[PDB]
RNA sequence: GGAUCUUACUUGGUAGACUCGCAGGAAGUCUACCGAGUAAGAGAAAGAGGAAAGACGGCCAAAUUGCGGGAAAGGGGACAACAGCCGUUCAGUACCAAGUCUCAGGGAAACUUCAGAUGGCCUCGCAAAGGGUAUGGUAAUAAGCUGACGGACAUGGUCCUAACCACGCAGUCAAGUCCUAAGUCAACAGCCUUGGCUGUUGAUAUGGAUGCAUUUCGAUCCAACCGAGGCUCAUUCUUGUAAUUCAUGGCCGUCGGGGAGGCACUUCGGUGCCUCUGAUAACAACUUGAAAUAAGGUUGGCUCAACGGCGCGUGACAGACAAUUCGCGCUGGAACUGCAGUCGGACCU
Numbered sequence: 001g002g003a004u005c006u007u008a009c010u011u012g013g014u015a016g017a018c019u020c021g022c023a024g025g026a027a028g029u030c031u032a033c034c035g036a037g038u039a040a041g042a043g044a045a046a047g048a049g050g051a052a053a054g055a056c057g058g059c060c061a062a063a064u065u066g067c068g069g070g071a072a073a074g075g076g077g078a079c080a081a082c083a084g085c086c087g088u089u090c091a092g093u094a095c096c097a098a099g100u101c102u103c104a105g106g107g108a109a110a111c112u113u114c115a116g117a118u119g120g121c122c123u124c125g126c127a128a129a130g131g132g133u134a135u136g137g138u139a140a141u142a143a144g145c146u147g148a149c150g151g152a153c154a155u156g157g158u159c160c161u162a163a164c165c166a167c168g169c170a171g172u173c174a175a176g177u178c179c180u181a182a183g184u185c186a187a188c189a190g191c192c193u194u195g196g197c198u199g200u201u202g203a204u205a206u207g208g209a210u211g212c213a214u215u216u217c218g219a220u221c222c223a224a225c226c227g228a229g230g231c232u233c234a235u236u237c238u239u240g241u242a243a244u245u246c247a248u249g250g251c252c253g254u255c256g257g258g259g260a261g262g263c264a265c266u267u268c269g270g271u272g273c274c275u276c277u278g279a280u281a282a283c284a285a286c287u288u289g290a291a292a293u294a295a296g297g298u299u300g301g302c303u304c305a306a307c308g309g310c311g312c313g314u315g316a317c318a319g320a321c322a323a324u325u326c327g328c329g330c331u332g333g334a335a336c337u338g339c340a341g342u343c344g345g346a347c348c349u
Stems, first nucleotide, its partner, number of pairs: 004042016021126002054255008063244010074233003085151003089148004094138003099118004105112002121131003164345002166342002168339005176210002180205001183204008218304002221301006258277008307332007315325002
Other pairs, nucleotide, nucleotide, family: 001002cHS003043tHS020026cWW023024cHS025078cWS045281cSS048279tWS049278cWS062241cWH073234tWH075229cWH077230tHS081347cWS081348cSS083157tWS084152cWS091140tHS093143cWW096119cWS107109tHS107110tHS109180cSS124128cWS140146tHH140148tHS142143tHS159349tWH160348cHS161348tHS162347cWS163347cWS168340tHS169212tHS181182cHS191196cWW216221tWH217334tSS220302cWW227228cHS229232tWW237288cWS256257cHS256258cHS286289cWS292293cHS293295cWH317323cWW318322tWS
């Protein structure tokens, strides 16, 4: 140290590429990696010692049942702390709504709020869009929607709030990325007492948008979570435990019946005495699945790498020194704030 390895078949997941305009609440084809199940081969093993195969007693074991853990054939299948849908109709502080178009007026310019029209309803993996936009319309038709009558809802889950986890939304500003140039600085020209005034160029200030910012932030080792039935529910498989405790199986003890050996009598035998009376192939394992998922993906920690700032030191140009250019040392990185909304939860319960 008993399993593990290889091959074949079936079935799913992940990543990449191509096609349709686009792999992702989509579709198809190809390549690579991984998961699960079945069969075959190698391999472990295919018992060895030594006796049994008779009776009695004791102990243990799912033979049956209850309960717990794990897995699954099969059925059902999504987004605010958090508790249902369907059918009538009725009521309820409002909006016409988010995109697009349109003049009035604001400004020096660039740039630009008012109210109206169109849109709002339905369908589609997305784009792309299509039908309709009328009954005036707005899932119950007073906004996002809420309440009331019936079916159903059962009794429950205390109820409520916040922040957190997944997607995002709003505001400010950020860095550079553009437009304008009233005002203001420099230069040039004209007139010219280069004054004063006018024009041109360099510009300067600044009206706005560029959002949340994807991130082991680029690489490396460690930890956690998810993953190729999400979760849940009959029923099935496996295991632990208690009870009913047996059919049957295993172990221990006694008689040592039966079997074997030895001795004596007798010896062809038969009789008596003494001693012994045994083990249960491997081994019992990554196990209807991986553990880390180091197939893979996400988050956190770690060191290195990267850029900003500061100090010191040289040669070069320069500087009567420094600036810029190179090296060493110290220190600090990955826009900021808030939260609606999306029927979930880990928060809440």

An RNA: 349 nucleotides with solved positions. The PDB entry is titled "hc16 ligase product models, 10.0 Angstrom resolution". The structure was determined by electron microscopy at 10 angstroms resolution and released in 2020. The 2020 paper behind the entry is "Accelerated cryo-EM-guided determination of three-dimensional RNA-only structures". The entry is indexed under ribozyme, RNA.